[PDB]
C1' cells in the first nucleotide's frame, strides 16, 4: 500500500476470463 | 508484472477478515 458489511475466508451454483 | 480449468467473471449462502 491494495480489496472488503456497496459482503473478507469459507460452501454450493457456475464454465473464461480478472486484476 | 499478478490470479485464473488445482476454476475468472457472475449468482446463492455466509457474515470477520484477505492479499
Nucleotide at each position: 500500500g491494495g480489496c472488503g458489511a456497496c459482503g473478507a475466508a469459507c460452501c454450493g451454483g457456475g464454465g473464461a476470463g480478472c486484476c

Shown are 38 nucleotides from a PDB entry: RNA. Crystallisation conditions: sodium cacodylate, MPD, spermine tetrahydrochloride, strontium chloride. Miyauchi et al. published it in NAR Mol Med in 2025: "Structure-based design of a sequence-specific RNA probe that mimics the kink-turn motif".